Context: bound to proteins that are not shown
RNA sequence: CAAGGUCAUUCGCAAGAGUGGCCUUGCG
Numbered sequence: 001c002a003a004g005g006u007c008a009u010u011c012g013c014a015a016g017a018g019u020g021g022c023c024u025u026g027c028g
Stems, first nucleotide, its partner, number of pairs: 001026011
C1' cells in the first nucleotide's frame, strides 16, 4: 500500500456498504 476472517456499531427490505477494534497473509 493491498488481501482474508472476526467483534462492536451505523445504513439498508435484502444484497451489500460505511466507521472503529482485533488476528492473519502478501508486497515494498